[PDB]
18S rRNA, nucleotides 2 to 837 from Paranosema locustae: 810 nucleotides with solved positions. Released in 2020, the model rests on cryo-electron microscopy data to a resolution of 2.9 angstrom. Entry title: Structure of the Paranosema locustae ribosome in complex with Lso2.
Context: one part of a larger RNA, bound to proteins that are not shown
RNA sequence: ACCAGGUUGAUUCUGCCUGACGUGUGCGCUAGUCUUGGGGACUUAGCCAUGCAAGCCAGCGAAGC
RNA sequence: GCGGAGCGGCGGACGGCUCAGUAGGACGGCGAUAAUCCACCCGCAGCAGAGACAAGGAUAACCGCGGCAAGCUGCGGCUAAGACAUGGACAGGCUGCGGCGCGGGGAGGCGCGGGCAGCGGACAGGGAGCGGCUGCGGCGGAGUUGCUGGCCCAUCAGCUGGUAGGUAGGGUAAGGGCCUACCUAGGCGACGACGGGUGACGGGGGGUGAGAGCCCGGAACCGGAGAGGGAGCCUGAGAAACAGCUCCCACGUCCAAGGACGGCAGCAGGCGCGGAACUUGCCCAAUCCCGGCGGGGGAGGCAGCCACAAGACGU
RNA sequence: CGCACGGCAAAGGAGUGCG
RNA sequence: ACUGGAGGGCAAGUCUGGUGCCAGCAGCCGCG
RNA sequence: AUUCCAGCUCCAGGAGCGCACAUGAGUGUUGCUGCAGUUAAAACGUCCGUAGUCGGCCC
RNA sequence: CGCGCUGUGAGGAAACCGCGGGGCCCAAGGCGGCGGGCAGCACGGGAGCGGGGGCGACAGGAACGGACAACGGCCGCGGGAUCCGGGGGCGAGAGGUGAAAAUCGGGGACCCCGCGGGGACGGGCGGAAGCGAAGGCGGCGGCCGGGGACGUGUCCGUUGAUCAAGGACGAAGGCCGGAGGAUCAAAGAUGAUUAGAUACCGUCGUAGUUCCGGCAGUAAACGAUGCCGACGGGGCGAGGCCAGGGGGCUGUGUCCGGGAGAAAUUGGAGUGUUUGGGCUCUGGGGAUAGUACGGUCGCAAGACAGAAACUUAAAGAAAU
Numbered sequence: 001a002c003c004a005g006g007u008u009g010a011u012u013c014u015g016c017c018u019g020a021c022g023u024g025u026g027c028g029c030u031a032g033u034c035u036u037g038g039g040g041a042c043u044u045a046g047c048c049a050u051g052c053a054a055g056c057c058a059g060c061g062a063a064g065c
Numbered sequence: 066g067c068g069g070a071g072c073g074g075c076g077g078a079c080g081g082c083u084c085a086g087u088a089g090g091a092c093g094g095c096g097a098u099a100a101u102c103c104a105c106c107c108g109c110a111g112c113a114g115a116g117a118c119a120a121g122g123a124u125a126a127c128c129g130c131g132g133c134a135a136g137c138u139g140c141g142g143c144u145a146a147g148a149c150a151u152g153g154a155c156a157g158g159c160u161g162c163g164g165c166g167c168g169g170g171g172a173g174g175c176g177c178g179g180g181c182a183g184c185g186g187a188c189a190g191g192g193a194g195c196g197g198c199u200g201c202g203g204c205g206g207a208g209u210u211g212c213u214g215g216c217c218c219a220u221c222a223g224c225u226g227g228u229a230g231g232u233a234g235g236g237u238a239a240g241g242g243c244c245u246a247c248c249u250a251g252g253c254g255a256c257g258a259c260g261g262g263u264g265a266c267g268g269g270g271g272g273u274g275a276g277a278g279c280c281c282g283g284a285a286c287c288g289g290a291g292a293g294g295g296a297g298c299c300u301g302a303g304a305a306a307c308a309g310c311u312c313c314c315a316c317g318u319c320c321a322a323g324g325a326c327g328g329c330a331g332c333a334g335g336c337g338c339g340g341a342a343c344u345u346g347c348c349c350a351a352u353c354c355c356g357g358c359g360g361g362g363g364a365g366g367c368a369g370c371c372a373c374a375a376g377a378c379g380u
Numbered sequence: 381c382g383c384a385c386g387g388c389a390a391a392g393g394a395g396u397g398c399g
Numbered sequence: 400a401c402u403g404g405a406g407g408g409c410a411a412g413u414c415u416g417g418u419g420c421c422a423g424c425a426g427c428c429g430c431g
Numbered sequence: 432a433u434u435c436c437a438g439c440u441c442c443a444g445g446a447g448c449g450c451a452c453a454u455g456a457g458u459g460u461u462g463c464u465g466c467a468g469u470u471a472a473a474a475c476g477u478c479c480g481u482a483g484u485c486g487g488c489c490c
Numbered sequence: 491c492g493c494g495c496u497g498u499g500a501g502g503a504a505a506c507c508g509c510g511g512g513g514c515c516c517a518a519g520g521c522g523g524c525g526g527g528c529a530g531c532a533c534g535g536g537a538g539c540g541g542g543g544g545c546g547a548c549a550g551g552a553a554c555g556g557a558c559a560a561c562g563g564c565c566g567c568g569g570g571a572u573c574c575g576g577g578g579g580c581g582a583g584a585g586g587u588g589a590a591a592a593u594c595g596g597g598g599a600c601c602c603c604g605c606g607g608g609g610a611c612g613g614g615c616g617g618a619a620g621c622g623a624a625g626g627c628g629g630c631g632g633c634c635g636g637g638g639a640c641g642u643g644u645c646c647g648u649u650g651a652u653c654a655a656g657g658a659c660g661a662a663g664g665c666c667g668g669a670g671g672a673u674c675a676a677a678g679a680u681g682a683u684u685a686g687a688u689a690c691c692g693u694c695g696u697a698g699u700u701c702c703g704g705c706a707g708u709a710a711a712c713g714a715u716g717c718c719g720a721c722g723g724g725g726c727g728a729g730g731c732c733a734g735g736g737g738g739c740u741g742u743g744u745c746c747g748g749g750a751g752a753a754a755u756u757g758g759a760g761u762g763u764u765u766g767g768g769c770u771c772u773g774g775g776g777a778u779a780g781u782a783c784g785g786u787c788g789c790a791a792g793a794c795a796g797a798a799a800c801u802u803a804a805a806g807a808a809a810u
Stems, first nucleotide, its partner, number of pairs: 003019004009810001011808003021455009032378006038371002040338001046336003050333003055075003059072002064067002082291003092214007101207003106203007121149001127142006158184005165178004188196001190195001216262003223253003228250008266288003270281004293314006316327004344368001346367003352364001353362003381399002384396001401444005406428002412439001414438004423430002459765001466773003469754002474770001476659004483652003487545004491540003495535005501528001507525003511521001549649001550646003553642003558637001561635007569611001573607003577603003583594002620627002664705006674698001678694004716769003720761002723746005729740004749756002775802002785794003
Other pairs, nucleotide, nucleotide, family: 003457cWS005407cSS005427tSS007014tWH007805cWH008010tHS010809cWW013471tWS014472tHS014805tWW015804tHS016803tWS019409tHS019457tHS020457tWS025340tSS030372tWH030446tWS040043tWS043342tHH044337tSS045083cHS045291tWS049329tWH049334tHS049345tWW052363tHS054076tWS058357tHS061070tHS062069tHS063068tHS070126cSS071125cSS072145tWS072146tWS078301tHS078303cWH081292cWW085290tWS088216tHS088263tWH089091cHS091215cWH099170cWS100209tWS100239cSS101238cSS104205tHS105204cWH111187tSS115117tHS117152tWS120150tWS122148cWW123146tWH124145tWH125144tWH126143tWH127143cWW133135tHS133136tWS134321tHS134324cWS135324tWS146148tHS151189tWH154155cHS154186tWS155187tWH156186tHS157185tHS157199tSS164179cWS165174tHH169173tWH170172tHS194358cWW208238tWS208239tWS219258tWH220783cWW221259cWW222254tWS222257tHS223258tSS227230cWH227248tWH229251cSS231242cWH236241tHS237239tHS242247cWH269282tHS269504tWS274277tHS276465cWH277463cWS277464cWS286503cWS291330tSS299306tWH300304tWH301303tHS306309tHS307310cHS315328cWW320323tWS329332cHS329333cWH331363cSS332363cSS333345cSS339341tHS343369cWS347389tWS348350cHS349351cWH349364tWH350366tWS351365tWS358359cWW367390tWS372446tWS376517cSS377516cWS380400cWH383397tHS385395cWS386394tWS387393tHS388390tHS388391tHS400445tSS404411tWS408426cWH409426tWH410442cSS418421cWS418432tWH418435cWW422431tHS422432tWW425428tHS429434tWS460461tSS461774tWH462774tWH467473tWS472773cSS477623cSS480655tHS481654tWH482653tHS487648cWH494537cWW500530cWW506526cWW511520tWW512519tHS512520tHS514518tWH528530cHS545647tHS546647tHS547648tWH556639cWW556731tSS557638cWW560619cWH568612cWH570610cWW571609cWW572608cWW572672tWS576604cWH580598tWS580600tWH581598tWS581599tHS582595tSS582598tHS583599tWS585592tHS586591tHS587589tHS589682cWS591681cSS591692tWS592692tSS609672tSS610672tWS617628tWW622625tHS624659tWS639730tSS660707tWS660711cWS661708tWH665789cWS671672cHS671698tHS673699cWW675697tHS676696tWH677695tHS682690cWH683687tWS683689tHS684686tHS687689cHS705789cHS706791tWS715759cWH722758tWH747757tWH748758tWH751753tHS752807tWS753808tSS755759tWS758760cHS775804tWS777800cWW778799tWS779798tHH780781cHS780796tWS781797tWH782796tHS788790tHS788791tHS
C1' cells in the first nucleotide's frame, strides 16, 4: 500500500474514458491583519529613450591661493 | 605651505544578468599533470663598488597658440619619478656536452653537490608606515588530461581520410595529427557506431508515489557558456574581454552633409511579444568586494508593487 | 481611526501605550 | 465573506417563479 | 425541469475558492518488482541460423 | 591464484533532506547537533564463477540392429471415368430445371456395343489411422535419397537451448518462358428468375486448372494456442518398437476429475498476488488503417514493414 461512475434487458469480464489527491504555470472571482519567501525562465539570447551600474591610490607631485 | 592635475600604479578577466549554443569542449564521481604557466598574498633565501656622498635623456600635467557642428585632436615652450634609461655581474636562469653521487618519489639526472663551453641575468628609490626586483616553497588561480556515468529516433546500419598509427621536426607555458614532412592501413559499430532530433546548460537537487518507479531541474550554491550575429586582436599574471579595440553583417541615432555614434541576456523603466511576470523609490546601515586609508559599489540591503507561495490570527 | 513610545542609514512596519 | 455546488459519481432541495428538446446545463453518466 | 435561469434554504472549503494546462499517483492500462497474447488487442506459415541472451554433474 | 558479489572504512561543500533539539507569543522558522549520498578507492569475506582433470545427463551429436513409413525425387507399368472421333444397332426425341427455355435431334440424336485418340485423376479400402519442419503426402513396381521412434556395456563428451541480421522451403490464385489442353471454369456470352439481377439456376466459353524451368511469398498458412525444459490424476482406444509378468519407451486421440479460467472451456489454457526456468515475438480503448509517406523486394500483382492529423465513449469477449 483504497477506489468510484460509465458498454448490458440483466450478468461476468477485457478495456479505455472520467471522477477522487498532490505538485507549478496561467486565468477568474473574492479579500481583514502580521511575519517570511518569491516574481519578463518558457513566447522575443526581441527592440530599447533617460539616469546609474568599477573605480581607487600612499610614488612624482603642476596649476590655483 | 595648502592643494590636486597629469604621469605612475592596482583593479576593471571578480561580482551581476542570461541559458542561445552545447548530447560531451559540458557536468558529476575518481584520478593525472614525471607534460604545464602565474598576479595579489604568506614564508624563505637573495639583489652587480660601478667615479657611487650617485643616476641620463625625455614626456604628460602645466604655460600659451589653435583646429573642429559635435566626437575628438594639433603646434610651441619648459618640468618630474618607485615612468623610461645609464652604470655595474656574486648568484639564480637558458642551451649543448660531460657526469658521479647524496636526498625525495611507486617510478628520474626531479632537487642538490662536483665539470667544460656558449649565452644571459636581481636596489643610483623616500625623512607619515616603506617600496622595487630575482629565486625556492606555498596559497590563490589556470591550461591541458585519463577513466566513468547521464535524453530520444533503427521509417538513422555501417561509419571514418588527419581518419588510426609510426618516425622526425615544428609549435605551444605544456603532452598530443596540434601541425607539417615522409611512411604504415588502420580506427569505430546491434555491448547501437555514424547520422538525426531535442520548445537539452549540467549538477547539488525538486515533485510524486508504501515501494519499485515516473516526471522535473529557468530558478538561491557549484561548474560551463554567452553579451545583436560574427571573426580578429591589444594590454595584462589572467580576456580571444565586449559598460576594451579593429572590421564585417543586420538593425538604430546625430550631423553644419565634411562626419560622428548605439549595443539594458547589469538596475529601474518603456515598447513589442504573449496566457504569463513589480518602483525610471531610498542607501552603503547590514553582507561583502576593489583600492596601501579618507573613496566607490543598481553587488547588496531597505521599502514599494503583486493573494504568487508558505505560516499564524480576526469578522 | 490619532498622540507619546519603539525601532529604523533614513522612513515605514513589528512592540507598549491611550482614546 | 466569499468561492463553488445541491440527479448519480459526490456532501447538500423530487421548495418557489420563469423557461418547454428552445434557451441552456453537464470532466463522465446524463437533464430539458 | 430534483440538473436550465433566478430566489430561498442547504452543502463543501474558507480569506480563500473555482477553472484550464502540464505532470505524478490513480494504472499490474508499460508490467525489473509486476501485465496480457485459444476465443476480449496480441505467437511471425515453417525450418535453419550468427551476434545476443541463457546453459549439465563431480573435483 | 584471479574475478564477480558483499561487509566495514576512507575521502566526499553548504543549501537541501531525514532526525534531534530548540516557548522566534504559536507556527512556518532562525540557530546549533547527528546522518545519508558514490557498482570510484583501501581492507576483509567461510560461499559463487574461471582455469584443469573425471563422469557421460530420461542434454545433444554420431554409430549399429531388426523393424516401420500416403516422406521425397525419378523411371516404368496400370486403372476406370469424363470428353471427342469413328463404326454398327434402334427410330423420336434427348438434354436440362422448382418450372422451362437455350441446345442437339430423319443429315438418325439420346441410348446400346466395339474400336480409337487424348489429357486429367487415383474411387471403394480411407479411419478423430500413418508420415513430413510446415505447405503437404493415397493405384503398382523399381531405383536413388530421407526420416523418426525403439533396442544396445557402440562412439564422442557438453559439443547445448532460443533467436535481431541472414538463408531455405512455402496451399490456392497470380506472373514469365516452353509444352499441352479431357474435365471444370474467373472474364465474356447467352437462356431464364426477378420489381430490378451486372447474381444465385441452365448452357457455352477464355485465362486458368496440367506438366517443365523460374518468379511470387500470401491464406481462417488454425490447435486462431511460439520453442526448449522440470513436475503433475484415473479410464478407454485402432500407432510403432521392445519385453513376455493387464510391462516399458514413444507418438496419438478420447472420457472423467484435479488445478486454472470472466466463462465457453482446458494435461496445459495446471504447478500465478504463496506472483521469478531460459529465449524470441506481439498487444496497450475504438475508428482512422494494415491506409499514407519514406525504404527494401517484385516483371507485375503486390509483399514486408508501418504512422499521423482529424474523430469517438464505447468497440469487444464469454455466458443468461
Notes
It holds a match to the Rfam family "Microsporidia small subunit ribosomal RNA". Rfam 15.1 lists 1,035 matches to the family in 436 species. On this family, see Yusupov et al., Science 2001: "Crystal structure of the ribosome at 5.5 A resolution". The entry has 71 different proteins, among them eS27, uS7 and eL24.